[PDB]
Context: bound to proteins that are not shown
Formats: sequence, structure tokens, C1' cells
RNA sequence: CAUGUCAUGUCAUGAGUCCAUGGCAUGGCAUGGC
Repeated sequence: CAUGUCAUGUCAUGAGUCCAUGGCAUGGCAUGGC
């Protein structure tokens, strides 16, 4: 310089919503390049 994967917080998304899906922030772990 980016990527992947989680935890927490927060803000949003959706048309059966006691449901489902995301953005950001912070903090781990991991990957890859210079």
C1' cells in the first nucleotide's frame, strides 16, 4: 500500500420484520505486494 476473516460499538438497508441484510468506526488474527 491494499486484501481476507472475526469481535465490539454505531449508523443504515428490506416487500411476511419475534425475521433478514449491509456501511462505518475501533480492536484482534491472518494474507499479499513494495
Method: X-ray diffraction, resolution 2.5 A. The entry became public in 2014. Shown are 34 nucleotides from a PDB entry: RNA. The entry is indexed under RNase:RNA complex, ribonuclease III domain, double-stranded RNA-binding domain, endoribonuclease, dsRNA-specific RNase, double-stranded RNA, HYDROLASE-RNA complex. Crystallisation conditions: 25% PEG1000, 0.1 M Tris-HCl, pH 8.5, VAPOR DIFFUSION, HANGING DROP, temperature 293K. The PDB entry is titled "Crystal structure of yeast RNase III (Rnt1p) complexed with the product of dsRNA processing". Among the 2 different proteins in the entry, which are not shown, are Ribonuclease 3.